[PDB]
Context: one part of a larger RNA, bound to proteins that are not shown
Molecule: rRNA beta, nucleotides 606 to 1601
Organism: Leishmania donovani
């Protein structure tokens, strides 16, 4: 690696290798090339939906530890004072 | 109830190898196993 | 009838001592 | 009487101090 | 001299290791309340000519779109709605309004008296449309039908369901009126489940007994408190058939979406290129030598908008560089016509796209800009050609400054520096490069010569 | 085309 | 068979 | 012994 | 050079 | 010497 693989120009999911009308094409080779196969890599890393998330912020909502403050406590003796 | 002065025993901190604290310098202080001796009220099994 | 409790007195417990006038 | 547990220092200049000497009463 | 018991080296202990602090907090435990993104949960609506701002087309009303029942869309088009009213409700009885013409002292276009003509041009709280004239309006008089209303039935929305608003009833008790009548709001928009909180009502006084008649429970009985129940309302849910709801993210995620946006193509062509057609006007003179306004009627797809058709299990998203081909609406280069062409230079127009169309400074630039040379430096195409050709300046990450915004976190179609650019060996193209069969294009044996002339037997040469 | 050049004998 | 005649190869100046 |  | 033409 | 008229 779907099957395969040659164009124009119509149509078409409005850029066809297959459909239509046309123009090419004997078969099979090796060495290049990068024009096309909307090549190949990946369930678009943009955007958008979703009653999907998470890092983070904060006078979003609900709450938590932390600090702090009042009560009673632990907590006794003893002279008194200001209380009602 | 609530408070400010003195307590110290609970508590709480610090040092120390828990190494010498306090008296004795006295009393608004003990003691029936240290309560010996009296003096006043007073109540008694 | 064995002694208490309150208030007060004394007594005991109660000893010694560097240094300094 | 005071003293309040006391034998050493009062600018400082790098020693030493153990494991009882001694005393008294039986 | 050995022993044992002293003093040397002070005894006493209502006891504490010593000091310091103390019933305080420098303690101990539970209650209670502030404060607390340090932290820990979740949450940040919808509709949308992509999303976000804007905005209501999210509940609702009259006119129209709406095509002479009805019903019918669009951020369609013109405007209301969340309110007001003890009268601006009910009724009865008078009246006649808007204007407008003729008159009456200060008195005029306007003051208020009079007539007169006035189908409503006025009013009915209010958007709008209906409707209305001894009224429905305007004065006025008395009222409270704006209250109750047995769970009556229906209508508009419709699922023929609630809801809001809405008719036709029947009972109670009225009001206004001489009556018949007419009144349970001001027709017709003007609103709100369960659950929960709350008010109302179920007057006492009867009853040999729970009925024709007394509300009802707290479940083993009573009483009295208290709580519930049953009914009818009131406190709300405007996202209006009704969770209690702030961002950020370029550090980012998942599962989709070509149901949908940023690159191409596609349609359109407003705008953007380039023309005709008419001639008012410019050219002294004169409509067109070469131009023309006011109209018009169209070609163009190298811009942009609009759209939303194909790709979101990917079509590599500028512009240089390279390389080749088109295409004419021709800038030089060939012919020409024609001038407001003397000549030189040169305006306009025709066949015609074969052939050529530089080298530079700035800039990432496409454009733009000047330097210069040239015969001329014409415009465009091909997925704005052309990134497994290239390059990576530039947009288009994670890094760091600024400036303005934000409380922050972070925002910037502002600037600015720094930021991996992968894979052909396959298939066709195209370049060169070698093999090899076929005319029944492999086969039929399926006989056609750009041929000779005995085409019937037959040497040739030249006619 | 009408014509017209020769061809090995056995 | 045996001649010959237009011809492919053969000896010497 | 003859011819380019 | 050497490949034709004589006899 | 070898085809061939």
């Nucleotide at each position: 690696g779907a099957c395969a693989g040659u164009c124009a120009a119509g149509g078409g999911a409005a850029c066809g290798g297959a459909c239509u009308u046309g123009a090419a094409g004997g078969g099979c080779u090796a060495a290049g090339c990068g024009g096309g196969g909307a090549a190949a890599g990946a369930a678009g890393a943009c955007c958008c939906u979703g009653u999907u998330g998470a890092g983070u912020u904060u006078g979003a909502c609900u709450c938590c530890a932390g600090u702090c403050u009042g009560g009673c406590u632990c907590u006794g003796u003893g002279c008194g004072g200001c209380g009602a | 109830g609530c408070u400010u002065c003195a307590c110290u025993u609970a508590u709480c901190g610090a040092a120390u190898g828990a190494a010498g604290a306090g008296a004795c310098c006295a009393a608004u202080g003990g003691g029936u196993u240290u309560a010996g001796c009296g003096u006043a009220g007073u109540c008694u099994u | 009838g064995g002694c208490u409790a309150u208030g007060c007195a004394c007594c005991g417990u109660c000893u010694a001592g560097g240094u300094u006038u | 009487c005071c003293g309040u547990g006391c034998u050493g220092u009062a600018a400082a200049c790098u020693g030493a101090a153990c494991c009882a000497a001694c005393g008294g009463g039986a | 001299a050995g022993u044992u018991c002293c003093g040397g080296a002070g005894u006493c202990u209502u006891g504490u290791u010593u000091c310091g602090a103390g019933a305080c907090a420098u303690c101990u435990g539970c209650c209670a309340g502030a404060u607390g993104g340090g932290g820990a949960g979740u949450u940040u609506g919808g509709c949308u000519g992509g999303g976000g701002c804007g905005g209501c087309a999210u509940a609702u009303c009259u006119g129209u779109u709406a095509c002479a029942c009805g019903a019918c869309a669009a951020c369609g088009c013109a405007g209301g709605u969340g309110u007001c009213c003890u009268a601006a409700g009910g009724c009865g009885a008078g009246c006649u309004c808007a204007g407008u013409g003729g008159g009456a002292a200060c008195a005029g276009a306007a003051a208020u008296c009079u007539c007169a003509c006035g189908u409503a041009g006025a009013a009915c709280a209010c958007a709008a449309g209906c409707g209305u004239a001894a009224a429905a309006g305007c004065u006025u008089g008395c009222u409270u039908g704006a209250u109750u209303a047995a769970c009556g039935a229906u209508u508009u929305c419709c699922a023929g369901u609630a809801c809001g608003a809405a008719u036709c009833g029947a009972g109670a008790c009225u009001g206004c009126g001489a009556a018949a009548g007419c009144a349970a709001g001001g027709c017709c928009a003007g609103c709100g489940a369960u659950c929960c909180u709350u008010u109302g009502c179920g007057a006492a006084g009867a009853a040999u007994a729970g009925g024709a008649a007394a509300u009802a429970u707290g479940a083993a009985c009573a009483a009295a408190u208290c709580a519930u129940a049953c009914c009818a309302g009131a406190g709300g849910u405007g996202u209006c058939a009704g969770a209690a709801u702030a961002a950020u993210u370029a550090c980012c995620a998942c599962a989709g979406g070509g149901a949908u946006a940023a690159c191409u193509g596609g349609c359109u062509u407003g705008u953007g290129g380039c023309g005709g057609c008419c001639a008012a006007g410019c050219g002294u003179u004169c409509a067109u030598a070469g131009c023309g306004a006011c109209g018009u009627c169209g070609c163009u797809u190298u811009u942009u908008g609009a759209u939303c058709c194909u790709u979101c299990g990917a079509u590599g998203u500028c512009g240089g560089c390279u390389c080749u081909u088109c295409c004419u609406a021709a800038c030089c280069u060939a012919g020409c016509g024609c001038c407001g062409c003397a000549g030189a230079a040169g305006a306009c127009g025709c066949u015609a796209a074969g052939g050529g169309u530089u080298g530079g400074a700035u800039u990432g630039u496409u454009c733009a800009c000047c330097c210069a040379c040239u015969g001329a430096c014409a415009g465009g195409g091909a997925a704005c050609g052309u990134g497994a050709g290239c390059u990576g300046g530039g947009u288009u990450u994670a890094g760091a400054c600024c400036g303005u915004c934000g409380u922050g976190a972070g925002a910037c179609a502002g600037g600015u520096u720094g930021g991996u650019u992968u894979u052909a060996c396959c298939c066709u193209a195209c370049u060169u490069a070698g093999c090899u069969g076929g005319a029944a294009a492999u086969u039929g044996c399926g006989a056609g010569a750009a041929a000779a002339a005995g085409a019937u037997u037959a040497u040739c040469c030249g006619u | 085309a009408a014509g017209c050049g020769g061809a090995c004998g056995u | 068979g045996c001649g010959a005649g237009c011809g492919g190869u053969g000896g010497g100046u | 012994g003859u011819a380019c | 050079g050497g490949u034709a033409c004589g006899c | 010497u070898c085809a061939c008229c």